[PDB]
Molecule: 16S ribosomal RNA
Organism: Escherichia coli
RNA sequence: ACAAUGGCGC
RNA sequence: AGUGCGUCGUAGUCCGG
RNA sequence: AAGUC
Repeated sequence: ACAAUGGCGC
Repeated sequence: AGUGCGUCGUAGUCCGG
Repeated sequence: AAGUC
RNA backbone atom coordinates (compact mmCIF):
# COMPACT_ATOMS: atom_id res chain seq x y z
P A A 1 0.83 5.09 2.24
O5' A A 1 0.45 4.09 1.04
C5' A A 1 -0.68 3.26 1.13
C4' A A 1 -0.61 2.21 0.00
C3' A A 1 -1.85 1.32 0.00
O3' A A 1 -2.90 1.97 -0.73
C1' A A 1 0.00 0.00 0.00
P C A 2 -4.33 1.96 -0.08
O5' C A 2 -5.05 0.73 -0.79
C5' C A 2 -4.87 0.29 -2.13
C4' C A 2 -5.08 -1.27 -2.18
C3' C A 2 -6.28 -1.88 -1.33
O3' C A 2 -7.49 -1.83 -2.15
C1' C A 2 -4.22 -2.99 -0.79
P A A 3 -8.81 -2.54 -1.84
O5' A A 3 -9.61 -1.21 -1.44
C5' A A 3 -9.81 -0.78 -0.07
C4' A A 3 -9.19 0.60 0.18
C3' A A 3 -10.20 1.76 -0.04
O3' A A 3 -10.99 1.91 1.13
C1' A A 3 -8.23 2.23 -1.21
P A A 4 -12.55 1.77 1.05
O5' A A 4 -12.93 3.16 0.46
C5' A A 4 -14.35 3.44 0.17
C4' A A 4 -14.67 4.95 0.31
C3' A A 4 -16.16 5.35 0.05
O3' A A 4 -16.68 6.52 0.81
C1' A A 4 -14.80 6.03 -1.78
P U A 5 -16.72 6.60 2.30
O5' U A 5 -15.84 7.81 2.76
C5' U A 5 -14.38 7.70 2.97
C4' U A 5 -13.93 8.76 3.93
C3' U A 5 -12.45 8.47 4.21
O3' U A 5 -11.60 9.57 4.50
C1' U A 5 -13.72 7.99 6.19
P G A 6 -10.85 10.43 3.40
O5' G A 6 -10.49 9.36 2.30
C5' G A 6 -9.52 8.39 2.49
C4' G A 6 -9.31 7.56 1.22
C3' G A 6 -8.77 8.36 0.08
O3' G A 6 -7.33 8.49 0.28
C1' G A 6 -10.50 7.08 -0.78
P G A 7 -6.68 9.83 -0.39
O5' G A 7 -6.74 9.48 -1.94
C5' G A 7 -5.96 8.34 -2.40
C4' G A 7 -6.00 8.13 -3.94
C3' G A 7 -5.93 9.39 -4.81
O3' G A 7 -4.59 9.89 -4.86
C1' G A 7 -7.72 8.07 -5.55
P C A 8 -4.31 11.44 -4.91
O5' C A 8 -3.92 11.91 -6.36
C5' C A 8 -3.80 10.97 -7.50
C4' C A 8 -4.50 11.50 -8.82
C3' C A 8 -4.72 13.00 -8.95
O3' C A 8 -3.55 13.71 -9.38
C1' C A 8 -6.79 11.98 -9.34
P G A 9 -3.19 15.11 -8.86
O5' G A 9 -4.15 16.05 -9.61
C5' G A 9 -4.21 16.24 -11.03
C4' G A 9 -5.46 17.09 -11.42
C3' G A 9 -5.54 18.42 -10.78
O3' G A 9 -4.64 19.31 -11.42
C1' G A 9 -7.54 17.33 -10.64
P C A 10 -4.31 20.70 -10.87
O5' C A 10 -5.74 21.34 -10.97
C5' C A 10 -6.24 22.23 -12.00
C4' C A 10 -7.49 23.07 -11.62
C3' C A 10 -7.19 23.98 -10.34
O3' C A 10 -6.45 25.19 -10.65
C1' C A 10 -9.17 22.76 -10.05
P A B 1 -2.91 18.08 2.14
O5' A B 1 -2.92 16.54 2.64
C5' A B 1 -4.06 15.81 3.02
C4' A B 1 -4.13 15.26 4.52
C3' A B 1 -5.45 15.34 5.27
O3' A B 1 -6.42 14.43 4.77
C1' A B 1 -3.84 16.01 6.76
P G B 2 -7.71 14.93 4.03
O5' G B 2 -8.34 15.99 4.99
C5' G B 2 -8.59 15.66 6.38
C4' G B 2 -8.94 16.94 7.17
C3' G B 2 -10.17 17.76 6.49
O3' G B 2 -11.46 17.29 6.96
C1' G B 2 -8.32 19.24 6.64
P U B 3 -12.50 16.98 5.84
O5' U B 3 -12.78 18.32 5.11
C5' U B 3 -13.43 19.44 5.82
C4' U B 3 -13.52 20.64 4.86
C3' U B 3 -14.20 20.38 3.53
O3' U B 3 -15.65 20.33 3.67
C1' U B 3 -12.25 21.67 3.17
P G B 4 -16.61 20.04 2.48
O5' G B 4 -16.63 21.50 1.92
C5' G B 4 -17.67 22.10 1.14
C4' G B 4 -17.14 22.84 -0.15
C3' G B 4 -17.25 22.04 -1.40
O3' G B 4 -18.53 21.96 -2.00
C1' G B 4 -15.21 23.12 -1.43
P C B 5 -19.46 20.76 -2.10
O5' C B 5 -20.20 20.94 -3.46
C5' C B 5 -19.78 20.22 -4.65
C4' C B 5 -18.82 21.00 -5.57
C3' C B 5 -18.21 20.26 -6.74
O3' C B 5 -19.23 20.11 -7.76
C1' C B 5 -16.46 21.40 -5.66
P G B 6 -20.17 18.81 -7.81
O5' G B 6 -19.78 18.10 -9.11
C5' G B 6 -19.52 18.63 -10.40
C4' G B 6 -18.22 18.06 -10.95
C3' G B 6 -17.87 16.53 -10.82
O3' G B 6 -18.67 15.81 -11.77
C1' G B 6 -16.01 17.74 -10.34
P U B 7 -19.23 14.37 -11.38
O5' U B 7 -18.32 13.30 -12.04
C5' U B 7 -17.66 13.40 -13.27
C4' U B 7 -16.28 12.77 -13.25
C3' U B 7 -16.15 11.43 -12.72
O3' U B 7 -16.42 10.42 -13.72
C1' U B 7 -14.53 12.78 -11.64
P C B 8 -17.78 9.60 -13.68
O5' C B 8 -17.37 8.14 -13.20
C5' C B 8 -16.28 7.45 -13.91
C4' C B 8 -15.12 6.87 -13.06
C3' C B 8 -15.36 5.77 -12.00
O3' C B 8 -15.42 4.46 -12.62
C1' C B 8 -14.09 7.61 -11.11
P G B 9 -16.75 3.74 -13.08
O5' G B 9 -17.37 3.16 -11.77
C5' G B 9 -16.42 2.31 -11.00
C4' G B 9 -17.23 1.74 -9.82
C3' G B 9 -18.72 1.39 -10.07
O3' G B 9 -19.02 0.21 -9.31
C1' G B 9 -18.67 3.06 -8.50
P U B 10 -19.42 -1.17 -9.91
O5' U B 10 -18.32 -2.07 -9.33
C5' U B 10 -16.91 -2.08 -9.66
C4' U B 10 -15.97 -2.41 -8.56
C3' U B 10 -16.31 -3.39 -7.40
O3' U B 10 -15.27 -4.27 -7.20
C1' U B 10 -15.50 -1.46 -6.48
P A B 11 -15.35 -5.81 -7.10
O5' A B 11 -14.65 -6.46 -8.29
C5' A B 11 -13.31 -6.06 -8.61
C4' A B 11 -13.20 -5.58 -10.05
C3' A B 11 -11.69 -5.45 -10.51
O3' A B 11 -11.39 -6.19 -11.73
C1' A B 11 -12.86 -3.40 -10.75
P G B 12 -10.88 -7.67 -11.57
O5' G B 12 -9.46 -7.44 -10.82
C5' G B 12 -8.23 -7.10 -11.35
C4' G B 12 -7.96 -5.69 -10.83
C3' G B 12 -6.68 -5.18 -11.51
O3' G B 12 -6.75 -3.78 -11.64
C1' G B 12 -6.25 -5.41 -9.30
P U B 13 -6.34 -2.99 -12.95
O5' U B 13 -7.19 -1.75 -13.04
C5' U B 13 -8.35 -1.71 -13.89
C4' U B 13 -9.44 -0.70 -13.38
C3' U B 13 -8.87 0.73 -13.29
O3' U B 13 -9.89 1.69 -13.71
C1' U B 13 -9.61 -0.01 -11.18
P C B 14 -9.48 2.95 -14.50
O5' C B 14 -8.55 3.89 -13.62
C5' C B 14 -7.18 4.09 -14.08
C4' C B 14 -6.53 5.30 -13.38
C3' C B 14 -6.63 5.28 -11.80
O3' C B 14 -5.52 5.91 -11.11
C1' C B 14 -7.90 7.00 -12.63
P C B 15 -4.53 4.92 -10.34
O5' C B 15 -5.37 4.17 -9.34
C5' C B 15 -6.36 4.66 -8.44
C4' C B 15 -6.39 3.90 -7.19
C3' C B 15 -5.08 3.59 -6.54
O3' C B 15 -4.72 4.78 -5.90
C1' C B 15 -6.27 1.62 -6.69
P G B 16 -3.27 5.04 -5.40
O5' G B 16 -3.03 3.88 -4.40
C5' G B 16 -1.83 3.82 -3.60
C4' G B 16 -1.13 2.52 -3.80
C3' G B 16 0.27 2.56 -4.45
O3' G B 16 1.34 3.02 -3.65
C1' G B 16 -0.99 0.72 -5.27
P G B 17 1.79 4.46 -3.38
O5' G B 17 3.38 4.40 -3.21
C5' G B 17 4.21 4.47 -4.35
C4' G B 17 4.41 3.11 -5.02
C3' G B 17 5.31 3.03 -6.24
O3' G B 17 6.73 3.20 -5.88
C1' G B 17 3.49 1.73 -6.63
P A C 1 0.29 -3.91 -12.66
O5' A C 1 1.33 -4.74 -11.88
C5' A C 1 2.14 -5.66 -12.66
C4' A C 1 3.16 -6.46 -11.83
C3' A C 1 2.69 -7.28 -10.66
O3' A C 1 1.80 -8.40 -11.03
C1' A C 1 4.90 -6.44 -10.26
P A C 2 0.50 -8.56 -10.13
O5' A C 2 1.07 -8.67 -8.70
C5' A C 2 1.91 -9.82 -8.49
C4' A C 2 2.60 -9.81 -7.14
C3' A C 2 1.71 -9.71 -5.88
O3' A C 2 1.18 -10.96 -5.42
C1' A C 2 3.30 -8.05 -5.73
P G C 3 -0.37 -11.29 -5.43
O5' G C 3 -0.96 -10.36 -4.27
C5' G C 3 -0.53 -10.51 -2.87
C4' G C 3 -0.74 -9.17 -2.10
C3' G C 3 -2.15 -8.59 -1.87
O3' G C 3 -2.74 -9.22 -0.66
C1' G C 3 -0.75 -6.89 -2.77
P U C 4 -4.23 -9.27 -0.38
O5' U C 4 -4.67 -7.73 -0.41
C5' U C 4 -5.62 -7.14 0.42
C4' U C 4 -7.06 -6.99 -0.04
C3' U C 4 -7.98 -8.22 0.30
O3' U C 4 -9.00 -7.75 1.21
C1' U C 4 -8.30 -7.51 -1.95
P C C 5 -9.10 -8.34 2.65
O5' C C 5 -7.85 -7.57 3.27
C5' C C 5 -6.83 -8.40 3.80
C4' C C 5 -5.93 -7.64 4.72
C3' C C 5 -6.55 -7.21 6.12
O3' C C 5 -5.48 -7.29 7.16
C1' C C 5 -5.77 -5.30 5.05